Solved structure of RNA (LSUa_rRNA_chain_1, nucleotides 459 to 1532) from Leishmania major strain Friedlin, 926 nucleotides shown.
Rajan et al. published it in Cell Rep in 2024: "Structural and mechanistic insights into the function of Leishmania ribosome lacking a single pseudouridine modification".
The entry also models magnesium, zinc, sodium and potassium ions.
The reconstruction used 345,376 particles.
It comes from the structure "CRYO-EM STRUCTURE OF LEISHMANIA MAJOR 80S RIBOSOME : snoRNA MUTANT".
The organism belongs to Leishmania major, within Eukaryota.
Rfam match: Eukaryotic large subunit ribosomal RNA. Rfam links the family to the GO terms structural constituent of ribosome and ribosome. The literature on the family includes a 2001 paper in Science by Yusupov et al., "Crystal structure of the ribosome at 5.5 A resolution".

Context: one part of a larger RNA, bound to proteins that are not shown
């Protein structure tokens, strides 16, 4: 040092050791840190044009239900951009 | 704006819309036009 | 002006 | 009519 | 009208390599410091015994206690491609001799 | 010692410059004229076509401090070479006998041969290594053990009790009856000897490569046993078990030919690099083996965009399964 | 066809 | 099941430089 | 144009073959109107192999077989690595010695890296001695 | 692991 | 209120050591079927793990492809 | 500011600079690729210590390997290169001989 995990193996650290090699000792860049800058990569910022209508909205008439009248729903015709994050619809180009 | 103990390097020929000189116009698109 | 629609 | 293609 | 920056520059009489910043922390010649190899022990993961035949071995298939020093495509003759060399319408001998050599 | 070396040689010999035929035997140029079953004349000369390096002459693109390059094509000659052809040489033919046809050769068409070194490959030889069961040729044994012969030794102690021989009793006779002696036998009961049945007992790395213990067969005989002696390897000897011949027997032992053959088992010794399979086909007294193509790997040759393609797509051709149907 |  | 019809998926040729077209 | 043939035909200024001189040539338009990590072609010398197996979609035999026998293709043999706990052949992917990003099968209670057991989703199920049920191929 | 069953629950189609 | 179909669950369902969704265990699931990506805000990718793919160092070979090789003077 | 600069299949590659492949059983090649005994040539070493052998002796090489350090080992012979040769590399053969 170490349980029973046979042992031996492979990676990648650590503990301690080392008759082993290298390379530095002051103005010296060896040796181990941190922070700036410059290329380059690699992330996230910063983004607009087209479609809406089977839709939006106001009356009239229907049906509808309440303790009465709204709504949900259907047919006339009058206007229209659901347009502050409105489409979760196609394609975007924004240190 | 953030990384590069995923890279090189500190300018020993730094091609840059980014390093330098010069001036204020250049031409690009929306609106509007024959 | 020539294309595009009616 | 042009929602605004093409030339100058 | 509102909307954005334009123009212009530095070859290599350098063919190749290697030589350049800031700030601190250790080291001022020692039983130092530093990196990098070496050995031992432990953590976390990873991992079936070799050699053979065989579609198919980790096998319930066969040899396999340990260590030394031995141990297996050799030499010879036909022919043939492929390569190196001499020489060419011609190439080359063999066996023998001579004499430098006795 | 130097010197088994090295320097020098004829004239011969062998491959090669010419092949074809069973064999007598014959034997390869080109143009031009002509058409002779040995014709004639010249000799600087690819036998022709198509495809085809290098160089020559021109032309086109496309780059260029811009004089040049890099591709491409045209003409000419085309080297290697490769495809289709002639013509000649030898065989064998066919024929209307030609200016004619078919054919065959490992054959001609301005040679490519040899000698020497080295690696890969077939082959024979011990033939990478290391292994049968066996076949042959000559010798050596009968101290083990089988058989016969010469000439020696030996078998305690007991039962039972054949012939022969004595003697009493009975009978007319022939011959019955009864007591003793005597001591036979490939007889019985058991020692030594000679053997081995059962305990499926010990032991089973033993006392022992066959042995121990009890129990058991024989024990005057076709009987144990000592020395001599005499038959042996495809032979010997056998109351026959293929028994047994020196721990060796459906063929003994020692040397040798013998490193016998083995299409089967085993085994076959450094490092990286660059590429990489098949279990299918024909043939085989051919099925656990080989030759053959195929798949690999070297080494190349050819005028680098060609004669390309496990694929579309256009035209154009072939099909009778699957769905139908009785 | 078979049926 | 034997057949008149008949697919899908497959096979054969060809599409300008030794070639074909006009005199 | 045009030259030759003892080749067709009654002949040939027709047809057939071999060549010689010219001509054209979007060098192959337009109609959906190829493509290519597309250089063709020709030798010579030689080795291992000649015992397979599996799967997928046809299928013959056989009552069926992890049984025989055959057509196409991929595979394994000769091959690891990622994943289906585990498996020669499934699924993904196919390898120089090494960073760093992102993906493919398969996955996110723990063991085991990931929803420190996500959602401001809908439904639906309760199983009492191998037992609710929960990764194809597969028992 | 199959026919067949179940008012254990949850829907769906014609009467 | 009735006759059929249907979706989970539950009888049908019987062997030889003790044991097998991989194991623990899980039922406002950690099950089965279906859909999402931080949620009717209002705009392309939750997350994890390869000898594969993008790329960035170095090795090695190529049917490899370029360029330099008259010492510019000075020192 | 310092070295270097080789007309080159292979090297401690003549030097830069680019792309593009890399796994593999049974076989094929190919290496200025590695080690061992011996001959021709070179061109060293060694009593101030060869050959052998020992190793927590580093160092180089993808790799057989090869070089150097220490012996408190040993006592007489041997090392690179270029040729040239072979009776030239071991872990298994129920392998052979001695030891254990």
């Nucleotide at each position: 040092a170490a349980g029973a995990c046979a042992a031996u193996g492979g990676a990648a650290g650590u503990a301690c050791c080392u008759c082993c090699a290298u390379u530095u000792c002051a103005a010296g860049a060896g040796c181990c840190a941190g922070a700036a800058c410059c290329a380059g990569c690699c992330c996230u910022a910063c983004u607009g044009c087209a479609u809406u209508a089977u839709c939006c909205u106001g009356u009239c008439g229907g049906g509808g239900g309440u303790c009465a009248a709204a709504a949900u729903c259907c047919g006339g015709c009058g206007g229209g951009c659901a347009a502050c994050g409105a489409a979760g619809u196609g394609c975007a180009a924004g240190a | 704006g953030g990384g590069u103990c995923u890279u090189g390097g500190u300018g020993a020929a730094a091609u840059g819309a980014g390093c330098g000189g010069a001036g204020u116009a250049u031409u690009u698109g929306a609106g509007c036009u024959g | 002006g020539c294309a595009c629609g009616g | 009519g042009c929602a605004c293609g093409c030339a100058c | 009208u509102c909307u954005u920056c334009u123009c212009c520059g530095u070859g290599a009489u350098g063919c190749u390599c290697c030589a350049u910043g800031u700030u601190g922390g250790c080291g001022a010649u020692g039983g130092a410091a530093a990196u990098g190899g070496g050995g031992u022990g432990c953590c976390c993961c990873c991992a079936c015994c070799c050699g053979u035949c065989u579609u198919g071995a980790a096998a319930c298939a066969c040899g396999g206690a340990c260590c030394a020093a031995g141990g297996a495509g050799u030499c010879a003759a036909a022919c043939a491609g492929a390569c190196g060399c001499g020489c060419a319408a011609g190439g080359g001998a063999g066996g023998a001799g001579a004499u430098a050599u006795g | 010692g130097c010197c088994a070396g090295u320097a020098c040689u004829u004239c011969u010999c062998u491959c090669g410059u010419a092949c074809u035929g069973a064999a007598a035997g014959g034997g390869a140029g080109a143009u031009g004229c002509a058409a002779a079953a040995u014709g004639c004349a010249u000799c600087u000369g690819u036998g022709g076509u198509g495809u085809g390096c290098a160089c020559a002459c021109g032309u086109c693109a496309a780059a260029u401090c811009c004089g040049u390059u890099u591709g491409a094509u045209u003409u000419g000659c085309c080297c290697a070479a490769c495809a289709c052809c002639g013509a000649c040489c030898g065989g064998c033919c066919c024929u209307c006998c030609g200016u004619g046809g078919g054919u065959u050769g490992c054959g001609u068409u301005g040679g490519a041969g040899u000698g020497u070194g080295c690696c890969u490959g077939u082959u024979u030889g011990g033939a990478c290594c290391c292994g049968a069961a066996a076949g042959g040729u000559g010798g050596u044994g009968a101290a083990c053990u089988a058989u016969g012969c010469c000439u020696g030794a030996a078998c305690a102690a007991g039962g039972u009790g054949a012939a022969g021989c004595c003697c009493g009793g009975g009978g007319a006779a022939a011959c019955c009856c009864a007591g003793g002696u005597g001591g036979a036998g490939g007889c019985c009961u058991g020692u030594a000897g000679c053997g081995a049945u059962g305990c499926u007992g010990a032991c089973g790395u033993g006392c022992a490569a066959a042995u121990c213990g009890c129990u058991c067969g024989u024990a005057u005989g076709a009987u144990u046993u000592g020395g001599g002696u005499a038959u042996c390897g495809g032979a010997g000897c056998g109351a026959a078990a293929g028994a047994c011949u020196c721990a060796u027997c459906g063929a003994a032992c020692c040397a040798c030919c013998u490193a016998g053959u083995a299409g089967c088992u085993g085994g076959u010794u450094c490092a990286c690099a660059u590429c990489g399979a098949a279990g299918u086909u024909u043939c085989c007294c051919u099925c656990a083996g080989g030759a053959u193509a195929g798949c690999u790997g070297g080494u190349g040759c050819u005028a680098g965009u060609a004669g390309a393609a496990g694929u579309a797509u256009u035209g154009u051709g072939c099909g009778g399964u699957a769905a139908a149907g009785c | 066809g078979a049926u | 099941a034997c057949u008149u019809u008949a697919a899908a998926u497959g096979u054969g040729c060809a599409a300008a430089c030794a070639a074909a077209c006009c005199g | 144009g045009c030259c030759u043939u003892a080749g067709c035909c009654a002949a040939c200024u027709g047809c057939a073959a071999g060549g010689c001189c010219g001509g054209a040539a979007a060098g192959a338009a337009a109609a959906g109107a190829a493509u290519u990590a597309g250089a063709g072609g020709c030798a010579c010398c030689a080795a291992g192999u000649g015992g397979g197996c599996c799967u997928u979609c046809u299928u013959c035999g056989g009552u069926a077989a992890g049984c025989g026998g055959a057509g196409c293709a991929g595979g394994c043999g000769a091959u690891g690595c990622g994943g289906a706990a585990u498996g020669a052949a499934c699924c993904g992917c196919u390898u120089a010695g090494g960073g760093a990003u992102a993906u493919g099968u398969g996955g996110c209670g723990u063991c085991a890296a990931a929803a420190c057991u996500u959602a401001u989703g809908g439904g639906c199920u309760c199983a009492u001695u191998c037992u609710c049920g929960a990764u194809a191929c597969g028992u | 692991a199959a026919a067949g069953g179940g008012u254990g629950u949850u829907g769906g189609u014609g009467g | 209120c009735c006759a059929c179909c249907g979706g989970c669950c539950c009888c049908g369902a019987a062997a030889a050591u003790g044991g097998a969704u991989g194991a623990c265990g899980c039922u406002u699931a950690a099950g089965g079927c279906c859909a999402a990506u931080u949620a009717g805000u209002g705009a392309a990718u939750g997350c994890c793990c390869a000898u594969u793919a993008u790329u960035c160092c170095u090795u090695u070979g190529g049917u490899a492809a370029g360029g330099g090789c008259g010492g510019a003077a000075a020192c | 500011g310092g070295a270097g600069a080789a007309a080159g299949u292979g090297u401690a590659g003549c030097c830069c600079u680019u792309c593009c492949g890399a796994u593999g059983u049974a076989g094929a090649u190919g290496u200025g690729g590695c080690c061992u005994g011996g001959a021709g040539g070179u061109u060293a070493g060694g009593a101030c210590g060869a050959a052998g052998c020992u190793u927590a002796u580093g160092g180089c090489g993808u790799g057989a390997g090869c070089c150097u350090a220490a012996g408190a080992u040993g006592g007489a012979c041997c090392g690179g290169c270029c040729u040239c040769u072979a009776g030239u590399g071991c872990a298994g053969a129920u392998c052979u001989u001695g030891g254990u």